An RNA structure, in which 17 nucleotides are resolved. The depositors describe the entry as "Solution structure of an RNA stem-loop derived from the 3' conserved region of eel LINE UnaL2". The structure was determined by solution NMR and released in 2004.
RNA sequence: GGCUUUGGAUAAAAGCC
Numbered sequence: 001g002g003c004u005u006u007g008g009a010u011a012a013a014a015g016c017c
Base pairs, nucleotide, nucleotide: 001017002016003015004014005013006012
Other pairs, nucleotide, nucleotide, family: 007011tHS
């Protein structure tokens, strides 16, 4: 930074590139 899961909280946690 993009993408998936959990959570939904432009909060965290986990999975992937």